[PDB]
Source information:
An RNA structure, together with DNA, in which 97 nucleotides are resolved. The 2024 paper behind the entry is "Cas12a domain flexibility guides R-loop formation and forces RuvC resetting".
Context: bound to proteins that are not shown
RNA sequence: AAUUUCUACUCUUGUAGAUGUGAUAAGUG
DNA sequence: GTACCGTATCCACTTATCACTAAAAGATCGGAAG
DNA sequence: CTTCCGATCTTTTAGTGATAAGTGGATACGGTAC
Repeated sequence: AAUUUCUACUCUUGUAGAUGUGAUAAGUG
C1' cells in the first nucleotide's frame, strides 16, 4: 500500500475475489 | 414490583422505468441560372 | 444581385412477447412510577 471501481494483503513495479453504467422520478426511515 | 409509555434515526437508502441505434427525414449552406 | 439546385450535418424514429397475480404482518430499552 500500488486497483475502471470496491474490499483485504504486499511472494511478485503487484496478488485473491466482487464490480450495469448513465439519466430520471417516487417512496420510506 | 406491576403496568405502561415513548424514544433513538434528521441524509441516506430503497423501488421503479428506459437507452444500450442505423437510417430516414429534415434543416443548412455553398454554388450556379435569370 | 436574387433564387433554385444538390451535398452535408443533426434529429427522430420505428416497436415484439409473455405471465407472474394478488402476497402477512412487526416492535424495544428503559425508565419511571403508583

It comes from the structure "WT CRISPR-Cas12a with a 10bp R-loop". It was solved together with CRISPR-associated endonuclease Cas12a.